[PDB]
Released in 2021, the model rests on cryo-EM data to a resolution of 3.2 angstrom. SRP RNA 7SL from Homo sapiens: 249 nucleotides with solved positions. The entry also models zinc and magnesium ions. Rfam match: Metazoan signal recognition particle RNA. Its Rfam clan is "SRP clan". From the family's description: The signal recognition particle (SRP) is a universally conserved ribonucleoprotein. It is involved in the co-translational targeting of proteins to membranes. The eukaryotic SRP consists of a 300-nucleotide 7S RNA and six proteins: SRPs 72, 68, 54, 19, 14, and 9. Archaeal SRP consists of a 7S RNA and homologues of the eukaryotic SRP19 and SRP54 proteins. Rfam links the family to the GO terms SRP-dependent cotranslational protein targeting to membrane, signal sequence recognition and signal recognition particle, endoplasmic reticulum targeting. On this family, see Regalia et al., Nucleic Acids Res 2002: "Prediction of signal recognition particle RNA genes". The entry has 51 different proteins, among them 60S ribosomal protein L4, uL29 and eL20.
RNA sequence: GCCGGGCGCGGUGGCGCGCGCCUGUAGUCCCAGCUACUCGGGAGGCUGAGGCAGGAGGAUCGCUU
RNA sequence: CGCUAUGCCGAUCGGGUGUCCGCACUAAGUUCGGCAUCAAUAUGGUGACCUCCCGGGAGCGGGGGACCACCAGGUUGCCUAAGGAGGGGUGAACCGGCCCAGGUCGGAAACGGAGCAGGUCAAAACUCCCGUGCUGAUCAGUAGUGGGAUCGCGCCUGUGAAUAGCC
RNA sequence: UAGCGAGACCCCGUCUC
Repeated sequence: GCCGGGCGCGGUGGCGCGCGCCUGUAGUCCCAGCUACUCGGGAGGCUGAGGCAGGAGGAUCGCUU
Repeated sequence: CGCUAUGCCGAUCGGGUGUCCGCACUAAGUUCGGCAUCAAUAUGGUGACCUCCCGGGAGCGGGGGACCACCAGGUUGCCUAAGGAGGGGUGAACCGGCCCAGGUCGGAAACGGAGCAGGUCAAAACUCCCGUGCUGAUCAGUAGUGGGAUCGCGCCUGUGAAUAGCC
Repeated sequence: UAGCGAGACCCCGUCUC
C1' cells in the first nucleotide's frame, strides 16, 4: 500500500452511512462513531498497489422518432 | 344522352267485353196466405105459409089457386175485376123434411095424425176443395246491360319501327 | 426495432511508489 465497484433515492455542513438496482476478484469481519474535519474505531489475510488516457461487451440517466 | 338484346320466324303499343259487387230496374217462371164467387125467363119437382072448394060421427080422403126458399135443367142478359148449371162434409139442442121402432091420440077394427131414439140425402142453413177475379209475400244450378270494380284468370280481337339491361 | 450524449467490470499503453 490492498482486501469490491458503480447508478438512483435519503440523511449529515461533511465523512461513515441506510434503501432499491446492476456488476467483479483466488483474496474481509465486527462496533457505531469522528466533531467544523476528505475514511471514526477495533480484529484478521496479502505483496504488489495506486492514478491517467483509448477499445469491445450489462442494468440504468437524459433525448427521441 | 351513346352501348347493347328478343322481333311484322310481330318489340313496346292501342283498348274495347265477364269471373268481383250487402248495388238498381225490366222480360219470363217457382212457392205460400187473405177477400169475394150474379140474375131474369119457359117447364116439372121438394119444403114452409096463405086461400077456394066436394064428401064424412072423428082420425081424414079428392081437386084448384096466390107467394117465398132450393135442385136437375132449354133458350138468355142494360151483369161485373168474375160470378162453373163442379165436387165434399157438418147438418146442429128438440128448428129441412123424408121413411119413422117403442110409446102416444082418434076409431070395436082396419088404418090414420103428431112425433122421440138411430140411419139417408136432387131440393133449410153453415162450411170445405178445384176453377174464376182481386190481392200481398217469398223468391234463384232461370240472365243481362245499367253502373261500379277490374296488379291475377282464360276470354274475340287488331297496328305496328320502338321498348327492356350497365355506366 | 434503432440512433446520440454518460455509464459497472475487463483488455490495451503511459506515470508513481